Description: An RNA structure, in which 21 nucleotides are resolved. The 2008 paper behind the entry is "Bulged adenosine influence on the RNA duplex conformation in solution". The entry is indexed under RNA, duplex, bulge. It was solved by solution NMR.
This record gives sequence, structure tokens and C1' cells, in this order.
RNA sequence: GCAGAAGAGCG
RNA sequence: CGCUCUCUGC
Repeated sequence: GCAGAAGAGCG
Repeated sequence: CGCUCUCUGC
């Protein structure tokens, strides 16, 4: 950087 | 949805 997804937060 | 962060993998 690309991908995958949960958690937290914001717009 | 977008974005930020943590993670898993490449």
C1' cells in the first nucleotide's frame, strides 16, 4: 500500500 | 456510507 473482518469513535 | 484508529493476511 492492497485485501478481510470485528470493535471503538467521529462526520 | 465516509473517515480515523486497533487487528488478521498479502
It comes from the structure "NMR structure of RNA duplex containing single adenosine bulge".